[PDB]
RNA backbone atom coordinates (compact mmCIF):
# COMPACT_ATOMS: atom_id res chain seq x y z
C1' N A 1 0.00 0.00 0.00
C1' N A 2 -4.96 -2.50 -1.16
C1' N A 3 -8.39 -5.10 1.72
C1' N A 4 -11.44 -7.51 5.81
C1' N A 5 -13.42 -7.12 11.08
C1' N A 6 -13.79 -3.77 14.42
C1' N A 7 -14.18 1.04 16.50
C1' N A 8 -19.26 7.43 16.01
C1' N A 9 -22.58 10.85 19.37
C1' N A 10 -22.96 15.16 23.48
C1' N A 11 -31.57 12.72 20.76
C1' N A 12 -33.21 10.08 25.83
C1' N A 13 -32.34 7.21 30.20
C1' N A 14 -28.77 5.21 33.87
C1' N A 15 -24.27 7.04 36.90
C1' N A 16 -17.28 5.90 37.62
C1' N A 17 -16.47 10.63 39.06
C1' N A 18 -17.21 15.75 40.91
C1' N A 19 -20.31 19.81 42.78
C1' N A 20 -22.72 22.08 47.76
C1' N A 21 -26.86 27.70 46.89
C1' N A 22 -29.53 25.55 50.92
C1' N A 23 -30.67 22.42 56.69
C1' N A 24 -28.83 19.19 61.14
C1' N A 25 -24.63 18.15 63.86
C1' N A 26 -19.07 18.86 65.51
C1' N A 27 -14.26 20.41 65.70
C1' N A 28 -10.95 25.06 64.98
C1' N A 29 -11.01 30.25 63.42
C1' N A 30 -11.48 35.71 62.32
C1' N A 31 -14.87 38.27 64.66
C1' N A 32 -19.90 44.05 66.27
C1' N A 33 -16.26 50.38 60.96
C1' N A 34 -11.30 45.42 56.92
C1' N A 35 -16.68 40.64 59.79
C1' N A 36 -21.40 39.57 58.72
C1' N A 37 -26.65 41.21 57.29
C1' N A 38 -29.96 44.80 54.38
C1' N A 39 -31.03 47.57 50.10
C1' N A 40 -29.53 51.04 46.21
C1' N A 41 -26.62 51.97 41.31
C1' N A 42 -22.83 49.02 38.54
C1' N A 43 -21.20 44.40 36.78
C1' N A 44 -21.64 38.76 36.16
C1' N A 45 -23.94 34.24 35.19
C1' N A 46 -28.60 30.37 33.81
C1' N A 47 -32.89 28.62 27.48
C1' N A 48 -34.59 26.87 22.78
C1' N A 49 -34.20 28.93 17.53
C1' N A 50 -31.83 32.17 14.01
C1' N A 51 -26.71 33.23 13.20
C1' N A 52 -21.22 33.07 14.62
C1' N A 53 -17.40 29.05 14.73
C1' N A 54 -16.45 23.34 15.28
C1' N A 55 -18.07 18.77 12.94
C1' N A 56 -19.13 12.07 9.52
C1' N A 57 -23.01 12.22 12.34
C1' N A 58 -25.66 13.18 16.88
C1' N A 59 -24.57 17.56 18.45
C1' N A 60 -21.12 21.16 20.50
C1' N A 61 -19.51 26.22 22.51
C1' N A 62 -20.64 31.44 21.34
C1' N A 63 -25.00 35.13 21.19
C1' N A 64 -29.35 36.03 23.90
C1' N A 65 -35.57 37.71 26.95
C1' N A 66 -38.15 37.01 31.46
C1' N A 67 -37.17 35.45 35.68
C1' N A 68 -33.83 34.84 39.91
C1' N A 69 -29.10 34.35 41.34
C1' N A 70 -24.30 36.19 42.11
C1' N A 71 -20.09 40.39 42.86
C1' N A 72 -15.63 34.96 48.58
C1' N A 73 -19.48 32.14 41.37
C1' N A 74 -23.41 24.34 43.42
C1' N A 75 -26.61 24.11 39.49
C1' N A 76 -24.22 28.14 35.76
C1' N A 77 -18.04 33.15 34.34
C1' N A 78 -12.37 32.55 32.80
C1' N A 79 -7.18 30.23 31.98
C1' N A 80 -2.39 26.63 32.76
C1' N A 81 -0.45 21.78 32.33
C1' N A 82 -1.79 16.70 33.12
C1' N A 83 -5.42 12.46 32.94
C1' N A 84 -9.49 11.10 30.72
C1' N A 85 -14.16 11.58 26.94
C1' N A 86 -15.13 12.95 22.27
C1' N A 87 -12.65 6.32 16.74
C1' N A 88 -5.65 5.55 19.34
C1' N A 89 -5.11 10.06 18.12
C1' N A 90 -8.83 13.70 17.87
C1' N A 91 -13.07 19.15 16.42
C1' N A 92 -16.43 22.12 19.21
C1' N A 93 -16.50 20.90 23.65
C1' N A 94 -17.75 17.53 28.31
C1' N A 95 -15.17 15.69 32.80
C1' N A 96 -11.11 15.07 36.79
C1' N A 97 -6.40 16.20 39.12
C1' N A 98 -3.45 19.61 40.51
C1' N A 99 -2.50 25.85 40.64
C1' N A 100 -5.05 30.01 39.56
C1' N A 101 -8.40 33.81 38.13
C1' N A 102 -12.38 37.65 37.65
C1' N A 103 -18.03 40.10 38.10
C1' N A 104 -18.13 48.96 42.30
C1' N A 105 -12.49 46.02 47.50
C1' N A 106 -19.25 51.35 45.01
C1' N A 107 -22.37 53.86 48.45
C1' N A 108 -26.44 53.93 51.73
C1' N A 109 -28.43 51.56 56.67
C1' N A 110 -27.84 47.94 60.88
C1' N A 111 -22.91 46.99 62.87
C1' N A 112 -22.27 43.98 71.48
C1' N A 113 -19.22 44.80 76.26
C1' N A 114 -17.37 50.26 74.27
C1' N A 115 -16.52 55.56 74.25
C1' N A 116 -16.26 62.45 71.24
C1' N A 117 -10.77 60.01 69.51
C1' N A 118 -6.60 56.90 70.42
C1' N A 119 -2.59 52.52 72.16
C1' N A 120 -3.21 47.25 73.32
C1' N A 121 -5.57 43.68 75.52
C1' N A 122 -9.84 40.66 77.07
C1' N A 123 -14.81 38.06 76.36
C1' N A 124 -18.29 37.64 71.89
C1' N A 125 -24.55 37.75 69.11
C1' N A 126 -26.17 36.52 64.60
C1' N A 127 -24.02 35.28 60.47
C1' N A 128 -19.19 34.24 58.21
C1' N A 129 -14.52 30.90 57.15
C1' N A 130 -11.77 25.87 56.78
C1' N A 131 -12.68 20.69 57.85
C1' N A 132 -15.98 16.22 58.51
C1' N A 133 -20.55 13.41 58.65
C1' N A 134 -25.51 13.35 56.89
C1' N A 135 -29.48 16.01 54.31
C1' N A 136 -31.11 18.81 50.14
C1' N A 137 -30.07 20.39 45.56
C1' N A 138 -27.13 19.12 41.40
C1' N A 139 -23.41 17.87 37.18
C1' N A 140 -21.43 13.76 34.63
C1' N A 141 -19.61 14.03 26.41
C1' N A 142 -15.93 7.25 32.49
C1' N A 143 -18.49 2.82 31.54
C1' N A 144 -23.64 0.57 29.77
C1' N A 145 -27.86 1.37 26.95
C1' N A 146 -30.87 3.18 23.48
C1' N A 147 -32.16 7.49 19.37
C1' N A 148 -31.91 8.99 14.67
C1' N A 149 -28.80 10.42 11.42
C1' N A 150 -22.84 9.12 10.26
C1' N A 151 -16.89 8.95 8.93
C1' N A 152 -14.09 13.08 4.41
C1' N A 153 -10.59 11.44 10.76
C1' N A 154 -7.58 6.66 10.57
C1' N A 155 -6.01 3.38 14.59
C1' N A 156 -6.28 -2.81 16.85
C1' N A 157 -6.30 -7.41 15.29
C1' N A 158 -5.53 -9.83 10.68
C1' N A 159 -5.16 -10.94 5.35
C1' N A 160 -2.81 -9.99 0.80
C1' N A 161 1.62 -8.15 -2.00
RNA sequence: GGGCUUCGUUAGGUGAGGCUCCUGUAUGGAGAUACGCUGCUGCCCAAAAAUGUCCAAAGACGCCAAUGGGUCAACAGAAAUCAUCGACAUAAGGUGAUUUUUAAUGCAGCUGGAUGCUUGUCCUAUGCCAUACAGUGCUAAAGCUCUACGAUUGAAGCCCA
Shown are 161 nucleotides from a PDB entry: RNA (M-box Riboswitch RNA) from Bacillus subtilis. An Rfam search finds the family "M-box riboswitch aptamer (ykoK leader)" in it. For this family Rfam cites "New RNA motifs suggest an expanded scope for riboswitches in bacterial genetic control" (Barrick et al., Proc Natl Acad Sci U S A, 2004). Rfam links the family to the GO terms response to magnesium ion and regulation of gene expression. Rfam's curators write: M-box riboswitch, also know as ykoK leader is described as a metaloregulatory RNA that sense divalent metals and function as a genetic control element of genes related to divalent metal transport in bacteria. It was first reported upstream of the B.subtilis ykoK gene and genes with related functions in other bacteria. It comes from the structure "Crystal structure of manganese bound M-box RNA". The entry is indexed under manganese-RNA complex, RNA. Taxonomically the source falls in Bacillus (Bacteria, Bacillati, Bacilli, Caryophanales). Crystallisation conditions: 10%MPD, 40mM sodium cacodylate, 12mM Spermine .4HCl,20mM KCl, 50mM Ammonium sulfate, 5mM MnCl2, pH 7.2, VAPOR DIFFUSION, temperature 293K. The work is reported in "Insights into Metalloregulation by M-box Riboswitch RNAs via Structural Analysis of Manganese-Bound Complexes" (Ramesh et al., J.Mol.Biol., 2011).